Record summary
Method: electron microscopy, resolution 3.2 angstroms. The entry became public in 2025. Small ribosomal subunit rRNA, nucleotides 986 to 1649 from Saccharomyces cerevisiae: 647 nucleotides with solved positions. The reconstruction used 12,907 particles. An Rfam search finds the family "Bacterial small subunit ribosomal RNA" in it. Its family is annotated with structural constituent of ribosome and ribosome in the Gene Ontology. A reference for the family is Cannone et al. (2002), "The comparative RNA web (CRW) site: an online database of comparative sequence and structure information for ribosomal, intron, and other RNAs", BMC Bioinformatics. The PDB entry is titled "Glucose treated mitochondrial ribosome of saccharomyces cerevisiae class I". Keywords: Dextrose treated mitochondrial ribosome, RIBOSOME.
Context: one part of a larger RNA, bound to proteins that are not shown
RNA sequence: AGACGGUUACAGACUUAAGCAGUGGAGCAUGUUAUUUAAUUCGAUAAUCCACGACUAACCUUACCAUAUUUUGAAUAUUAUAAUAAUUA
RNA sequence: UAAUUAUUAUAUUACAGGCGUUACAUUGUUGUCUUUAGUUCGUGCUGCAAAGUUUUAGAUUAAGUUCAUAAACGAACAAAACUCCAUAUAUAUAAUUUUAAUUAUAUAUAAUUUUAUAUUAU
RNA sequence: U
RNA sequence: UAAUAUAAAGAAAGGAAUUAAGACAAAUCAUAAUGAUCCUUAUAAUAUGGGUAAUAGACGUGCUAUAAUAAAAUGAUAAUAAAAUUAUAUAAAAUAUAUUUAAUUAUAUUUAAUUAAUAAUAUAAAACAUUUUAAUUUUUAAUAUAUUUUUUUAUUAUA
RNA sequence: AAUAUGAAUUAUAAUCUGAAAUUCGAUUAUAUGAAAAAAGAAUUGCUAGUAAUACGUAAAUUAGUAUGUUACGGUGAAUAUUCUAACUGUUUCGCACUAAUCACUCAUCACGCGUUGAAACAUAUUAUUAUCUUAUUAUUUAUAUAAUAUUUUUUAAUAAAU
RNA sequence: AUUAUUAAUUUAUAUUUAUUUAUAUCAGAAAUAAUAUGAAUUAAUGCGAAGUUGAAAUACAGUUACCGUAGGGGAACCUGCGGUGGGCUUAUAAAUAUCUUAAAUAUUCUUACA
Numbered sequence: 001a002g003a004c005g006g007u008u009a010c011a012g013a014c015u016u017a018a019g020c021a022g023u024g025g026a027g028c029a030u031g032u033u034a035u036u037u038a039a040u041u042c043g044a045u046a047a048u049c050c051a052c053g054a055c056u057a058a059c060c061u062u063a064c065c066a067u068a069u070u071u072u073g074a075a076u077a078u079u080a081u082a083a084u085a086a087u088u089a
Numbered sequence: 090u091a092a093u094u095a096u097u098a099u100a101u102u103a104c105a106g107g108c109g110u111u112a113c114a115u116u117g118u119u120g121u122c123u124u125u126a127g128u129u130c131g132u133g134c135u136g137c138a139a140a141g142u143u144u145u146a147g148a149u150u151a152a153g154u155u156c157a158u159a160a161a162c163g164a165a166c167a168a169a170a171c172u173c174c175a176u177a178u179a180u181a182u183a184a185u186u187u188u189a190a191u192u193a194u195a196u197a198u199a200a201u202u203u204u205a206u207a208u209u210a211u
Numbered sequence: 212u
Numbered sequence: 213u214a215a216u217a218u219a220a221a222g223a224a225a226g227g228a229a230u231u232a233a234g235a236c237a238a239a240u241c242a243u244a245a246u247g248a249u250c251c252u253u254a255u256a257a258u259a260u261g262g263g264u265a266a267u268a269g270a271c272g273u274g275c276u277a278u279a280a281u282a283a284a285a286u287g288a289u290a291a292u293a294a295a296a297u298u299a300u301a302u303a304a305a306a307u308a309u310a311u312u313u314a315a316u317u318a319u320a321u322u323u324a325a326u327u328a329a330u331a332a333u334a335u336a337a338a339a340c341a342u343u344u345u346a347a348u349u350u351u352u353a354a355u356a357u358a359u360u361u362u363u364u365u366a367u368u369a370u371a
Numbered sequence: 372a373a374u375a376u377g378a379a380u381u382a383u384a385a386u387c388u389g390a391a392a393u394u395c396g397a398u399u400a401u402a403u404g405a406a407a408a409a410a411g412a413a414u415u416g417c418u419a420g421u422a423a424u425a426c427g428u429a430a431a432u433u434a435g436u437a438u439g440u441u442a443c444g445g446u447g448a449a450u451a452u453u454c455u456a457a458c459u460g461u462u463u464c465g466c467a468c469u470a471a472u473c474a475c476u477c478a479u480c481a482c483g484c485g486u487u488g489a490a491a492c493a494u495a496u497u498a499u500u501a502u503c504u505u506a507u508u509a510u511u512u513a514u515a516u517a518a519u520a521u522u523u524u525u526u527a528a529u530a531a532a533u
Numbered sequence: 534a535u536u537a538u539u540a541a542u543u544u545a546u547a548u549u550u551a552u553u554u555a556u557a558u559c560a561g562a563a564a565u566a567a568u569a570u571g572a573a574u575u576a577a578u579g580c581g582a583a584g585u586u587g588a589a590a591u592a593c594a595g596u597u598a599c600c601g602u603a604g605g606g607g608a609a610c611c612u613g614c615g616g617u618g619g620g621c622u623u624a625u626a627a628a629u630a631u632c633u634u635a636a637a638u639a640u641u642c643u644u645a646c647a
Base pairs, nucleotide, nucleotide: 001469002468004465005464009461010460011459012458019417020416021415022414023413026276027275028274029273030272031271032270033269034267035266042053043052064262065261066260067259068258069257070256073104076103077102080099081098082097083096084095085094086093087092089090107250109249110248111247114246115245116244117240118239119238120236121235122234127166128165129164130163131162132161133142134141135140147156148155172228173227174226176199177198178197179196180195181194182193183192202221203220204219205218206217207216208215209214278410282345283344284343286341287340296333297332298331301326302325306321307320308319309318310317352369353368354367355366356365358363376407381402382401383400384399385398386397387396423446424445426444427443428442429441430440472594474591477587478586480584482581483580484579485578486577487576488575489574492571493570494569495568496567497566498565499564502562503561508557509556510555513552514551515550518548519547520546521545525541527539528538529537530536532535597618598617599616600615601614602613603612604611605610
Other pairs, nucleotide, nucleotide, family: 002471tSS003466tWW004592tWS005595tSS006595cHS007008cWS007463cWW008462cWH015456cWS016452cWW017418tWW019449cSS024412tHS025277cWW026406cSS029051tHS030051tHS031050cSS034268tHS036040tWW038065cSS039262tWS040266tHS041054tWH041242tWW044049cSS058389tWS058395tHS061062cWS062263tWW062264cWW071254tWH075104tWS078100cWW078101cWW080098tWW085093tWH086092tWW089091tWS106251cWW107251cWW111241tHS112116cWH114241tWH117243tHS123231tHS125232tWH126167tWS127232tWS128153cWH130144tHH133160tWS134160tHS136138tHS136139tHS145158cWW146158tWS149154cWW150152tHS152168cSS183190tWS187189cHS192329cWS199223tWS200222cWS211212cWS213214cHS222224tHS278373cWS278407tSS279345tWS279346tWS279374tWH279375tWS280346tHH280347tWH285342cWW291338tWH292337tWH293444cSS294443cSS295334cWW298301cSS303324tHS305322tWW326331cSS336427cSS337426cSS338445tWS345346cHS357364cWH360363cSS360364tWS373407tWS377406tHS378404tSS379404tHS380402cWW388392tWH388434cSS392396tHS392434cWW392435cWS416422cSS419449tHH420421cWS420447tWS422447tHS431439cWW432437tWW433435tHS437439cHS465592cSS467590tWS472592tWW475590cWW476589cWS478608cSS479585cWW490573tHS491572tHS500563cWW504560cWS505559tHS507558cWW511554cWW512553cWW517549cWS522543cWW522544cWW523543cWW524542cWW531535tWW532534cWW586607tWS587608tWS588589cHS592595cWH620623tWS621623cSS631632cWS633634cSS645646cHS
């Protein structure tokens, strides 16, 4: 310079003290961790993760697993052959 | 059916694709400190220099807000203000059957309130 | 002031 | 020449948006996009089924709860609202059933009107009133009892 | 101590949507009626039309389901600034820190590896002498009938001379 | 009668040699000292990319730190004493204020003037 102090003093806000309603205790719904599984897609995980990406997962969504199936494929640009509208006539 | 162009149809190649990895390679946009009041810029000046001053002795604000003093003079993103909803009034519109006229808007004004006395202070 |  | 009180004039009072620079190498390569790097008969595309909903334990957030300074029927001259929706539609009256009346509630039949200051979702609900309500023996139900009658009191009953 | 509270829950039937509710949706009727007695240490939101509300209402995403999200209104409060604690801006003093106190820093123990000390002791090397020892050498002595010279004395045998 | 060579012999003085004195002297021996290398064991210290325990110092570092010294302690360290600041210059109210021509004169004044 700056960050720091069981640092002097101010101020601010729901920061604390009130006050009211709640969470932790029950059941359920959730999101998650741990775990399982063929897969339980992927991401966030202190404060700023956890009814968060998701304003809705039966299929689709969907990203994942099993089973089959595709290989110029969603384009752009090149090389050639043949069907389709056609300005005349 | 006398030139012709595109649509393509079959193919060829460089590829087209990837929710594969790296947010510790990035864009973009968010979160928290954050309504917090801070962070800078040009010139000027002090110190050899990092830096300091501006960014204030002292009061004052919610606010680096505002005054005075001051090597500072200005300026910037912020602050504030304008803004949106909302509120008071006023005008215009609605042939009062889209009926809610106790309304709906478009507009205008309004306050970041002001005036006066008395204590204190200066 |  | 500022603050604190007093009056007096006015309606006078809020919310929102905007969250700077920087830092946390915070979050996103799954909104998208792009570098680098890795695969092209498979880490690319499609169909069917499955999965994301699996559960020993653990956490966070909700919901509904545990009854009387609180819960449920009912209230048709419908007590009382704002905001919002309705050409990827709302769907009113009725009509049938669940059910005996009727209402409510939930479905089914037919679509009235409205594509919106018109008609529909939709009569807002709580409050207010009355009726109840376990434990609660605070109850009743049989008597009588009587100037509390929706009540009183005496007695027996109510595990 | 679970009731006419509580509706978790379990059967059966029925209805919505869509090809399709089986893993897997929603609704109702008849049944079922666990847990739950206001919840430990600990902790969350909110200062005014806010909190609270067993007050409802709407939309978006839906073929379909909200105990979620985003909006609307109805009723409508107590409590307060005075302490600590935490986060911030302003300031004091100190500051060894500076990816900054989640800093930095200190000694022992434990691990592995150098160097250098102590050590009973062991071995080697050099120097020095109040020493032993002494090749040589050099002084320094005393004596050999040493030798050998000039020698002196005699003296031997020779050669010769005569 | 004798002469000189050699050989003895004595004489005393040269050169010369052996034994033996005394002394020093090469090198050894021994003794002392000194240096260097080894030693079981044991001490301190240095280095090492991530073991252990506590938290002594820097902020008022949570007992102010260090200095000298002594004692105590697993270890940083704790404790007694005196000393030092390299910590307290880090220092910031007992509140009270007095008049003379207030002016037609002060004020205006620009070469002053007079």